[PDB]
Context: one part of a larger RNA, bound to proteins that are not shown
RNA sequence: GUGAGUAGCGAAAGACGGGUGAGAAUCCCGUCCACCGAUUGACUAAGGUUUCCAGAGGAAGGCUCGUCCGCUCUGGGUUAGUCGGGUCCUAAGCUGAGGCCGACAGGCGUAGGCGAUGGAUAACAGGUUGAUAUUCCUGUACCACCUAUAAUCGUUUUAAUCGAUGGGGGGACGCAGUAGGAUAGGCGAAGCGUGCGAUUGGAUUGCACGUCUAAGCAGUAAGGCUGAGUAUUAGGCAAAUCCGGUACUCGUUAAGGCUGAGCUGUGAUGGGGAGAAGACAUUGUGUCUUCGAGUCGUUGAUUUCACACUGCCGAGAAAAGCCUCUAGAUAGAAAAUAGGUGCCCGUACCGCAAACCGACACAGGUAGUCAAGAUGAGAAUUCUAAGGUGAGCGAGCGAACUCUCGUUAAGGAACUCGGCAAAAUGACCCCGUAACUUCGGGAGAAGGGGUGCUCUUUAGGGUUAACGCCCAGAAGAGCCGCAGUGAAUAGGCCCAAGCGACUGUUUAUCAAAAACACAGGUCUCUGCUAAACCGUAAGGUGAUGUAUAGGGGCUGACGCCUGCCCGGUGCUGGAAGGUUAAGAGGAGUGGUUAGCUUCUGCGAAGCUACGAAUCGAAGCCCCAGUAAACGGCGGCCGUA
RNA sequence: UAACGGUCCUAAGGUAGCGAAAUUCCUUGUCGGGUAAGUUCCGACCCGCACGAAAGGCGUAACGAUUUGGGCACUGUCUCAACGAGAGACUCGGUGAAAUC
Numbered sequence: 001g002u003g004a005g006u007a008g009c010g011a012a013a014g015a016c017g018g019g020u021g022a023g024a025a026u027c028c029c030g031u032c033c034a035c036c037g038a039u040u041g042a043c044u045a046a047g048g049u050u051u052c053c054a055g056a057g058g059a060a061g062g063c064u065c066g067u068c069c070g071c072u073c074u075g076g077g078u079u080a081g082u083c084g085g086g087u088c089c090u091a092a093g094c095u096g097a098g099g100c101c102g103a104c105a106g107g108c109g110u111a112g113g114c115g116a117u118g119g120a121u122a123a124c125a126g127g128u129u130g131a132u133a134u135u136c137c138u139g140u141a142c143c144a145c146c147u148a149u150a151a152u153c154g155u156u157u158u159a160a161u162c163g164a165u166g167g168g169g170g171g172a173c174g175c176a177g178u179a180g181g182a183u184a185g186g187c188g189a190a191g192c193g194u195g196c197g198a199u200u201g202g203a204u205u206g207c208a209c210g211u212c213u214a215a216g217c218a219g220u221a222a223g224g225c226u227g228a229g230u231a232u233u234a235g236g237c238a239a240a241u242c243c244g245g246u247a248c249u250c251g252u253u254a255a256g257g258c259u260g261a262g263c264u265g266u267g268a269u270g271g272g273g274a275g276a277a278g279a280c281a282u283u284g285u286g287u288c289u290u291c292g293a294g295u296c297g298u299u300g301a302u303u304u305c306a307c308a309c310u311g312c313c314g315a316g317a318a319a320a321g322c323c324u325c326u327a328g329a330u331a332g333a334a335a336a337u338a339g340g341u342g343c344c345c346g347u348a349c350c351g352c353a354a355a356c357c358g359a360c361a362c363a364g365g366u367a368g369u370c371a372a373g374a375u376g377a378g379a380a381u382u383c384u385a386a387g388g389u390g391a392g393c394g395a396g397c398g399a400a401c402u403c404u405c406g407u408u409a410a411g412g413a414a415c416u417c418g419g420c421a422a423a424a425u426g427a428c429c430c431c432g433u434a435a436c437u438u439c440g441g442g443a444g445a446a447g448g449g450g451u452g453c454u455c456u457u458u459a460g461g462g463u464u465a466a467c468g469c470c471c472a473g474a475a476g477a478g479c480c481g482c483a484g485u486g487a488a489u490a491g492g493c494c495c496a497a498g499c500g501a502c503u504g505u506u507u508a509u510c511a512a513a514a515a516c517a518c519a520g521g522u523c524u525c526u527g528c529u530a531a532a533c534c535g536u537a538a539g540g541u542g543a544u545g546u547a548u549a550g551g552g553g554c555u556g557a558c559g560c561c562u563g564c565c566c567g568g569u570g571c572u573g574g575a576a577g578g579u580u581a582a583g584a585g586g587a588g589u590g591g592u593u594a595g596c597u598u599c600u601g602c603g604a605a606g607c608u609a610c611g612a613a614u615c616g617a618a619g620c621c622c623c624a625g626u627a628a629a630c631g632g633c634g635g636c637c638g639u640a
Numbered sequence: 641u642a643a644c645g646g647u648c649c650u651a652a653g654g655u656a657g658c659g660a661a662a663u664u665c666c667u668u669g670u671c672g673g674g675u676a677a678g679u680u681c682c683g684a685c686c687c688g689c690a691c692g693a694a695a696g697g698c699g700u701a702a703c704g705a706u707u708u709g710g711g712c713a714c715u716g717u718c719u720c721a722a723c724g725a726g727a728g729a730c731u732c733g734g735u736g737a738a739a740u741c
Base pairs, nucleotide, nucleotide: 001741008735009734014032015031016030017029018028019027033390034389035388036387041370042369043368047350048349052076053075054074055073056072057071061069062068081142082141083346084345085344086343088119089118091117093114094113095112099108100107101106123140124139125138126137127136143342144341145340146339147338148337152335166325167324168323169322174312175311176310177309178308180305181304182303212271217265218264219263224258227250228249229248230247231246232245233244235243236242313316356365357364372384373383374382394732395731396730401728402727403726404725405724406723407722408721410719411718414717419714427451428450429449430448431447436441438557452479453478454477455476456475460471461470480484492712493711494710495709496708497707498706499704500703504516520555521554522553523552524551525550526549532541533540534539558699559698560697561696564632565631568630569629570626571625572624573623574622579619583615584614588610589609590608591607592606637645638644658688669685670684671683672682673681
């Protein structure tokens, strides 16, 4: 290039007016409408890394357009003693001087060091920008370091304080459930504010409002407490005035002695802002320089007191900070004032997503926190506040065909492999409910009935003060309609066979099952440096366990049971009958030599290569046992 | 050694309980039930080609997104299809691929 001006343009409600502009369905403003609403909302982590904010721009990107933009250009934007991290602690793990092992490389390991997902740790309200804020500004506080300030201990052993490389306590912990006591939120109403409708009527009549931090003065609502004091020491590598055992006095009172304790009232703050408009000449009257407008009162109340109490078995981190006491230490510290001084890293922006992971502005995935009203047991359901959005191609026509949805006369599974799918049931109250059972159940068995509104009440939960204030004790008497959990949401049921006992798990991406696990059985191995397993080894798991334990194999709740065979194979044991390699012995046999006849076998002395006579453990043969070990459990003709 | 007989041989020859079974070739075995009609299902029979006791046997309440058979309710599953609502579709404007060749 072709397919071809074809398929597609990624879930969702938009309409009009005005404006800007060369140019507007798509950009800005306004009104109306609609959507999410235990979320299409608001925060915080991880990740990304300037996508953030002003101007300018339409070449490219944006699934159309574009005056717009997470795109391009220019320039700007992140402020910390108290927020999260490091100058603190340790867990798993990682490294680990000496050291162990190892062809090299290297692996392991002690003290130690590193290491949060845990522990420790001082700040709250208001104001303000185009873009940051517990960080800037104001105010009020809190926490550490240093220096002057002076009343207190006045050998400095001791002493409040210094004080260990020292000790004891504490930190320091599971799961479920119960009950309360406060508090955020939330609520009727004449405390008081506010404006009075235009389409009929009414005027207690519509709608709202009543606040406010950290820190510091007082107390406090309940919780825990062998609750308070004396004597001593085989101890806390040495010291102790602190910890531990025991003998006594008030003894199990809890007065309030004690540690801890949610929270409440005044000031903080007659400051802020304030249901306000009454304040404007202006700030397009939006806003603000000025001056007040409520801080009243009921109902029921998540989170917190604390794993507090109670119970249960599966028996529920560490170290530092901290609190007490110390031999030795020093004069000697302190606090209470005033001064100063408080380093480093991050902070923008997206963030259950157009900025992350996904090739994308992808219907997916992405830990945690908050979360109002009505209805309701409820975070279910439907609608809706606040907040966010109108979703990123449109206009017409209303053919076939495909997808999603609703309704269908008579019939009612006749469809089909198969009632696949769909329909039907569905909430609350009452009545009643079989077989069979391991006595728990089955069972929400099945099967029936009822539910609206109004007035009476005799009267219950009582709102109870009481009929009133809501549901009613729910009993009568009425009203309406085809229909009264009038919408939505909310179990189909029975009878009978198999398999598997059950809950659970499984082939991420065609198999969720009768397959695997299981609790219970059984067999076997293992006497602790256990067996078994990883590793070349060193070192490890097993196990900081010890046969009521640990490993392996088969079976698979429970109940009734689990038969025959040990000939063969495996395992165990035994007699030890016999057979063997390496090995100890060398008896003998040969190559060679002056060695002995020189035509010649003592092989002699010697150098040399062969060599049985024996034994030589395992194994093997043999014997016995073992079948919830491997395995086997019939041939033949009368007879199917 | 289906019934009892023997023998064949090695070591022995299937106890209980189940049984046309997730197991049965002949096979849609046979009989009954259920249906108008039953290759499935239930119950019974045994002629177990080739069940069998921890590669466990038989039975079992409860349980199951398990397999299987029957019934009630209910329905567009069906006789037998019909009408409506949207989205694609089709016409117009913008943009504009691919497999293949």
Solved structure of RNA (23S ribosomal RNA, nucleotides 1300 to 2044) from Staphylococcus aureus, 741 nucleotides shown. The structure was determined by electron microscopy at 2.3 angstroms resolution and released in 2019. The source organism's lineage runs through Bacteria, Bacillati, Bacillota, Bacilli and Staphylococcus. Rfam match: Bacterial large subunit ribosomal RNA. Gene Ontology terms of the family: ribosome and structural constituent of ribosome. Entry title: Erythromycin Resistant Staphylococcus aureus 50S ribosome (delta R88 A89 uL22) in complex with erythromycin.